[PDB]
Context: one part of a larger RNA, bound to proteins that are not shown
RNA sequence: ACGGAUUAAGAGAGAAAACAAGUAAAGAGGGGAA
RNA sequence: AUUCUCUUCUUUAUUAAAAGAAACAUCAGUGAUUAAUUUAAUUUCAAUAAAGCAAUCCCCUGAAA
RNA sequence: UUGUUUUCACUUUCUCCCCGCACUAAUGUGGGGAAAACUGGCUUUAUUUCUUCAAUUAUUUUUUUUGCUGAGGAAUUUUAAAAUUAUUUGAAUUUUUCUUCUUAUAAUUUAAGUUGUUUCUAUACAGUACUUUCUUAACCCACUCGUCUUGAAACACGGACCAAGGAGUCUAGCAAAUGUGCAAGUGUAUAUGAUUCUUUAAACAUUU
RNA sequence: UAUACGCAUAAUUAAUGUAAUAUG
RNA sequence: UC
RNA sequence: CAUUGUAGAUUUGUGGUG
RNA sequence: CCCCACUUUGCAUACAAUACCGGUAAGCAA
RNA sequence: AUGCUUUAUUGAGUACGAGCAUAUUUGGUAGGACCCGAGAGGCUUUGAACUAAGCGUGAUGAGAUUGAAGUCAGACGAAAGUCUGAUGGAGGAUCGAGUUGAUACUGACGUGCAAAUCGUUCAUUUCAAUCACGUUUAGGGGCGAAAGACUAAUCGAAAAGCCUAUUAGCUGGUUAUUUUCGAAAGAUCUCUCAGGAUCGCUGGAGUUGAUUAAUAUAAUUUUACCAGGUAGAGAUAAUGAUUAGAGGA
RNA sequence: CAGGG
RNA sequence: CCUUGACCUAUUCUCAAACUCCCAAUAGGUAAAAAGGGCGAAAUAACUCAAUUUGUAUUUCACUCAUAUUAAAUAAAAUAACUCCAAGUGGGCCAUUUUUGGUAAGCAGAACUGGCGAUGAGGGAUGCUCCUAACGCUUGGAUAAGGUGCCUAAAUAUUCGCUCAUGAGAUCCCAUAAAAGGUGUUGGUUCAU
RNA sequence: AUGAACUAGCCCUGAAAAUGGAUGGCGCUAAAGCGGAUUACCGAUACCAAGCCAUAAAAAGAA
RNA sequence: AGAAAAAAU
RNA sequence: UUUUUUUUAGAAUCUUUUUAUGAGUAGAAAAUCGUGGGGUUUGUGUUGAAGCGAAAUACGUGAGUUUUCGUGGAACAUCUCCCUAGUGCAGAUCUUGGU
Numbered sequence: 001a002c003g004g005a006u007u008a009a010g011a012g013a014g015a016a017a018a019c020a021a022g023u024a025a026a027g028a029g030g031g032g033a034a
Numbered sequence: 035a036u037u038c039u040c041u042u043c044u045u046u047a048u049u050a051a052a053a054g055a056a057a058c059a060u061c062a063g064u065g066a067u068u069a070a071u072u073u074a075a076u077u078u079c080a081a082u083a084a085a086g087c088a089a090u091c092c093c094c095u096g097a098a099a
Numbered sequence: 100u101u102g103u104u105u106u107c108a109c110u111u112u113c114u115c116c117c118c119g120c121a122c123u124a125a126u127g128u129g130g131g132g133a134a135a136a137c138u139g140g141c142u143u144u145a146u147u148u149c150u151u152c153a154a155u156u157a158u159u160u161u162u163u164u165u166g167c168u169g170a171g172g173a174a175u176u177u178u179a180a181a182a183u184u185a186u187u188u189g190a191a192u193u194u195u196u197c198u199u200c201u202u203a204u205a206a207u208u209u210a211a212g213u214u215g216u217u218u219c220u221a222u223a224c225a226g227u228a229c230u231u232u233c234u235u236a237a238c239c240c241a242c243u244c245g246u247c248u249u250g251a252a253a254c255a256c257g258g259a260c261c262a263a264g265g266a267g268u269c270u271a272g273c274a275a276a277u278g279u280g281c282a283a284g285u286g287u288a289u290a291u292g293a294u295u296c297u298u299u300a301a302a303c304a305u306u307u
Numbered sequence: 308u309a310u311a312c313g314c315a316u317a318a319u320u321a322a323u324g325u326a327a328u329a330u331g
Numbered sequence: 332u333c
Numbered sequence: 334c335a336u337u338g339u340a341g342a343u344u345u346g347u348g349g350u351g
Numbered sequence: 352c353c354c355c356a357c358u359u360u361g362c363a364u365a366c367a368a369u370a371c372c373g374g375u376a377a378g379c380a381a
Numbered sequence: 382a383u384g385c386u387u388u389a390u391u392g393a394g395u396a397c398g399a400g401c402a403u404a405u406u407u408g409g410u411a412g413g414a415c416c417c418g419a420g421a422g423g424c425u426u427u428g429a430a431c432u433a434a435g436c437g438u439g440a441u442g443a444g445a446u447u448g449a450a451g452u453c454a455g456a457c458g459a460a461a462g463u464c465u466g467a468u469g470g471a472g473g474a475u476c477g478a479g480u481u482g483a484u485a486c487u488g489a490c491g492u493g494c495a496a497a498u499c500g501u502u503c504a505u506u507u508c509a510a511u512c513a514c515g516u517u518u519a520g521g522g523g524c525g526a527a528a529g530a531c532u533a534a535u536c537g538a539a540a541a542g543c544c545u546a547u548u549a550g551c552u553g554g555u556u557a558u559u560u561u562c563g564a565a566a567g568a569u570c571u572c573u574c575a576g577g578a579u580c581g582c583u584g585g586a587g588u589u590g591a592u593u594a595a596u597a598u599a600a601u602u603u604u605a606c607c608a609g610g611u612a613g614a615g616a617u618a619a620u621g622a623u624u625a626g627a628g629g630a
Numbered sequence: 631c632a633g634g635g
Numbered sequence: 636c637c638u639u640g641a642c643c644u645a646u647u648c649u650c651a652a653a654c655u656c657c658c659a660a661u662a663g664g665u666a667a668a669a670a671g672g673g674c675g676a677a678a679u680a681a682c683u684c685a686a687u688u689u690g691u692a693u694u695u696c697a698c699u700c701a702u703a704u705u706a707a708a709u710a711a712a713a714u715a716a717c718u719c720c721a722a723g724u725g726g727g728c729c730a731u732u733u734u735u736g737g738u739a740a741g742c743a744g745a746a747c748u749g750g751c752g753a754u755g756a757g758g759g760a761u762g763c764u765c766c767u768a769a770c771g772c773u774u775g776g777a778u779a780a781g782g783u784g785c786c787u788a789a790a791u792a793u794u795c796g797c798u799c800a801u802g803a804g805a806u807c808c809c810a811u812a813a814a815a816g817g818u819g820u821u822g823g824u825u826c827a828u
Numbered sequence: 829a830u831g832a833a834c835u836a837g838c839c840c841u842g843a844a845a846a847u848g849g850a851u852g853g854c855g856c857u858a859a860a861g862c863g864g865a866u867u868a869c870c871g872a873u874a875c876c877a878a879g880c881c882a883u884a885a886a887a888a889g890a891a
Numbered sequence: 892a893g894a895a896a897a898a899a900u
Numbered sequence: 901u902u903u904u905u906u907u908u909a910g911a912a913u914c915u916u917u918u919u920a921u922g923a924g925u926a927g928a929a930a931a932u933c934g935u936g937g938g939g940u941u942u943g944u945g946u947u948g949a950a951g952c953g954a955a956a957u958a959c960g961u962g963a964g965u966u967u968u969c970g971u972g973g974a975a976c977a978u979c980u981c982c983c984u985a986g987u988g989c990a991g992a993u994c995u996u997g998g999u
Base pairs, nucleotide, nucleotide: 003240004239008235009234010233011232012231022048023047024046025045027043028042029041030040031039032038033037034036053220054219055218056217057216058215059214061169062168063167064166065165066164069161070160073157074156075155076154081146084143085142086141087140095108096107097106098105099104110136111135112134114133115132116131117130118129119128122127181208182207183206186203189200190199191198243258244257245256246255259999260998261997262996263995264994269412270411271410273408274407275406276405278403279402280401281400284314285313286312290305291304292303318325319324336368337367338366339365340364346357347356348355349354351352369396370395371394372392373391374390375389376388377386378385379384415554416553418551422544423543424542425541426540427539433518434517435516436515437514438513439512440511441510442508444476445475446474447472451468452467453466454465455464456463457462481504482503485501486500488499489498520536522532523531557932558931559930560929561928562927569578570577571576581724582723583721584720585719586718587717588716589715598710599709601708602707603667604666605665606664607663613657614655615654620651621650622649625646627644628643629642631640632639634637671700672699673698675696676695677694680691682690727751728750729749730748732746733745735743736742756767757766758765771880772879773878774877775876776875781870782869783868784854785853786852790867792866793865794864795863796862797861804856815841816840817839819838820837821836822835823834824833825832826831827830881922882921883920884919886917887916888915889914894907895906896905897904898903899902933988935985936984937983938982942977943976944975951971952970953969954968955967956966959964
C1' cells in the first nucleotide's frame, strides 16, 4: 500500500417474475380438415 | 377448388385478474416490562372510645444471692 | 445441670428548691436534692375506612405497555379425542350468569405450525424508481508466504516480475481384497487347420 | 473305456522309504 | 455298514 | 455307511402375551 | 408373522475328547 | 518280520475335497525406480606455441674506477737480501645506462587501460651472463641450485571422451474441489544414538451378534474379604548416633 | 577395680 | 580417710534414604446364581482305599432355585466381539501436586493427571501452554470469565471502615525486595492512683 | 489519671546505572486507592427457542 | 392410482 | 348452469417424513470437476468454427459450467454409455525466452 465484515454516496448496464388474460373493428401473413 | 377452422404480427378502444412492499388488526410460539391476588404456616404489629395497676416502677435488660 | 425464690439497679418532664449567679455550644447551663404519672409499660372490653392488618416461605388465580418469528399444505389420522356455544337424558356437591360428571343431537376453535382489510408500485414498458456490477468513503478488525522445528512475523533459509515446461511411472515375481467363468478339476503351451486375408499383427477351430 | 506340460487332488522323513476309522 |  | 459331547441358524408339534 | 415355555432337527463356527498316517523315544524282537 | 505293542512325544498331518484362469488397486523386492545434487574409482587417447631441464647453430652487454704477476731504471748492502719511480693490464673486482628482475610505499586502481597493469624507489651488467630458432623428455609419468614448484589463465596427480542417468542413513522440491474418520514423539533388538526392523497408537474391507428399557459390558459406587510399612511416631523397645547430672559397691 | 597418703 | 575416674542401677537434652515395638489418607485385588447351584437314585473305570463301595471324576433319570421390577445401586451399555490388508510415528515441550543432582538457573533427570503440538473464539493492554469455553450458515433471548471516570459497551451507584507519600497505590501465571527501625495514625491485650 | 510494656493494619526510612518512558495511556486524594457488604447493568463461535445445508441412524412405500 | 381450486355465465 | 387457467406424482444407491450430530497437522477413504486421443450414439459451422478481450438482474457451498458484445477467418463437439494416458503448478540459488 492492498484486505475481511457492514453499509452509504456516485457512475455504467439491465426487463427472462419485477401488472392487464380476454373482447371488438380492421390490415399483413402462415397452417389443418370436409 | 369452395366451405369451415387454428394461430403470428400492426394499430384503434374496452375490460378484468394476479404479484411484491408498507400500515393496522386477529391467533399461535418465544421474551421484556407493572400492578395485583385465594388458602395456610411461622413468639409480628399499630390505632380509636372508657375503666383501672405499680413508682427506680413497669413489657424488657443488667448486677449479686 | 435445669426449675423456682429473694435483694439492688433500670424513666426523664417544657415542674420545684439550694449552691455557681448568667456561670452554657444551646431561645440556657454545671453540682446536690424533691415531686408527677403528662410521657413510657401492663390489665379488663369492642372496636378496625381516624389509623394498622407487616415480612418470609408453601399452595392458587389474574393484569398495563411492548420486541422477534409464521416451517407445512394431510387422494382419506389437521382424524379420533379435547375445548367452546345453544337446546337436552339423568345424578351429585362446591349451592353456583367459568360448579362438576362428552351418561343425546348441531355448530365453532382455545384443537388440527397465519389469517384478513385498506393503500402503494400503477391505469408502467425502463425514468432520478426497482434488480445488478464496479469505484470511493466511514465504524470495528487484520504481521510474509513455503519449509525444517518443542517453538516462525522473526535479527533462520528460498522468493525482482511474466509466459510456457516440470516430479510415485513401466516390467518381472508374490500375496490380500473384490468382480467373472467352470468346478475334483482347471488353463487349448509351442504348433497345426480353415471357402482367415484393406481392416485381419484381429477373430474362428483342435488331430478322423 | 481318448496318457504333452503347469497348479490342485496327500502327507512325512537326512535317508533305504512308508502312507490316513475298517467290512461289522 | 452306500 | 458318512467318530463323540456342550452352545448354536433353520425345520416339526402343543400352550402364553402381542 | 414376532417374542416366550415345552417338544423336534442340529448349518457355519468356537471350545474340548477320540481314532488313524509319517518321524523319534520306550518295551519286546526272526 | 507283511515286525508287534494303550505307552509318551513331534509334523507346514487326516477325519465325504476348493481349486484353476482372468481383470484392476495396494504393500514390500529388483531394476535410472518420485525429481535434481557429490568428494571419488577405472579404460583409451591428445598436448612442452606457456613454463622446467639437457643438447645443435647463431646473435648481444654506452661510459667510468681500481691496479695482481712479469719488465726497465735508481739507492743501500761483505753475502743473503731490502727500499723508491715508472711500465704493464689480472680478477666468479667496484659504480652505473640499456637488458634481465621485483625490495618499499603495505601509493594509484580494485564495476581497472589490465582475470597481476600504472608511478616513484630498489636489485643486476665478463660471467654459475642474456636472447632467438631448431631438437629431446608425456600423467602415478616427466622435469626440479628443492618452493610440493612447473607440465597452454587447469597440479598434494593435466586435458578430452566413455564405463554412467555410478552410489548417497544427507539438504531442496513434489500440481483440481467438497465430505467423513484421525495419530505418534513409549517400548525390545541392532558397528546402534540425524537410520532400521518389531509392538503400541490410526484407516479401510468382512463376518458373527444385539435390536426383547435385556444380557454380554463399565478409567463409577455399595456390601463381604484380602495384601502393604509411605506420611506420622519412638529414642525409658532392638541397631546406630548423642548432652548432663544422681545414687550405689 | 585405677589414684595423690 | 577424701580427686578424677572405671563398673552397675534408675533418670535426663537431641537424631536416621540405605533404623523399627506401632501405623494412616489415597491408591490396589477377588466375589455378588440358569452352558449354573441344591438334593436323591442308577450306571462306567485299568485310578484311590483295609473295602466289587471307601472315595473320586464323568454319564443318565427324578424333584427344585428370585425374575413382570430384573439374586446390591447407576448407565444416549451392542457405537459390541473377532479376522484381514496397510499408512504415518519412534528429536518433544509446558502447568498444578510429589520428587533427585546443583548456590542457583527461561539448568539437567523422574511420577500421576490435564494440555501445547495438531486449535481457532471471549478475557489477561501485548504474549504457542493462564481463566471461561472448544468451532456447519442465520434470526432473537439470556449468561460465563471479567468489568461499569474517559480511551471503551455498562454506576463519577448505594452502604461501612482505613490511608497523605519533597520518588503513594492500584488483584492468578506476571513481570523483584529483606534483616533492622519510627514520639505518623488507627484498633487491641496486660500491669501500676 | 497520669506512667509503662507489648501486639498488628495503612503510611514512612532502609532503596544506587547507563538513548527519553511507562498501574496499557490520560489522570485520580468527599478516590477513579486498600479490606468488606447490597443492588442494577454491560459482555462469546459456549447455553435456550425457531429456519436452512450436510452426515449418521430410524418409521414407511413395488395395486 | 383417485379430481381439487379459482375467474367468467 | 356452459367456458377459461394450474396441477392431476410413483426414477429402490429412488420417493415422503422424524430425531441427534458437525474442531483438526501426519495420514487414510468416498463422491465430484476439468485436459490430449479411441469405440458407440446424435450434433454445430461463410446467414461465421476454434482461439482471444471486456462483461452477466445467470447457475453451483466449491473446482467450474453457461450466455452477451467485440476481434477472428476454418474447423469444432458428444453429460448416451464405455476405453486409454507423456492428464491439472507459486515456489525446486528450477529450464528456455521476454521485460
Molecule: 28S ribosomal RNA, nucleotides 433 to 1591
Organism: Plasmodium falciparum 3D7